[PDB]
The RNA, together with DNA, has 66 modelled nucleotides.
Context: bound to proteins that are not shown
DNA sequence: CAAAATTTTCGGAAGGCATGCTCTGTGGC
DNA sequence: TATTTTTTTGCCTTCCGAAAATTTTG
């Protein structure tokens, strides 16, 4: 930097 | 008439879709 | 190389035999 995962924020 | 070729009808499988925008941090090649 | 789980649910149109229903032969 590409890419999936993963959380979290407001009705 | 009853065989036999056509037309419709009826399942079950086969792909297509399912809210908005915004913040990080981790991991691999 | 071959023991061996799922991890949403409702709709939904097209295909395609496959059976039913009709028509059309001989």
């Nucleotide at each position: 930097g590409c890419c999936a995962c993963a959380g979290a924020g407001c009705a």

The depositors describe the entry as "Structure of yeast RNA Polymerase III PTC + NTPs". The entry has 17 different proteins, among them DNA-directed RNA polymerase III subunit RPC2, DNA-directed RNA polymerases I and III subunit RPAC1 and DNA-directed RNA polymerase III subunit RPC8. The structure was determined by electron microscopy at 2.7 angstroms resolution and released in 2022.